[PDB]
Context: bound to proteins that are not shown
RNA sequence: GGAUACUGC
DNA sequence: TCACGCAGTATCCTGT
Ligand code: DGT
Numbered sequence: 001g002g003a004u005a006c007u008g009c
Numbered sequence: 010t011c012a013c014g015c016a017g018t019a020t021c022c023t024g025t
Base pairs, nucleotide, nucleotide: 001022002021003020004019005018006017007016008015009014
C1' cells in the first nucleotide's frame, strides 16, 4: 500500500 | 434500475 469481514453510534 | 451516514476493530496477502 491493498484486499475481506461486521460491530458501534 | 439500485443503493442511509461515519468511526472502529480484526485478519490476511504482495512471482512471473
Ligand atoms: P435513542 O438514544 O435510541 O433514544 O436515540 P439516538 O438518535 O440518540 O440513537 P443512538 O443513541 O443509538 O445514536 C445517536 C446518533 O447516532 C443518532 O442520532 C444518529 C447516529 N446513528 C445511529 N444509528 C444510525 C443509523 O443507523 N444511521 C445513521 N445515519 N445514523 C445513525

Shown are 25 nucleotides from a PDB entry: RNA (RNA primer), together with DNA. The 2024 paper behind the entry is "A mechanistic model of primer synthesis from catalytic structures of DNA polymerase alpha-primase". The model includes bound 2'-DEOXYGUANOSINE-5'-TRIPHOSPHATE (DGT). The depositors describe the entry as "DNA initiation subcomplex of Xenopus laevis DNA polymerase alpha-primase".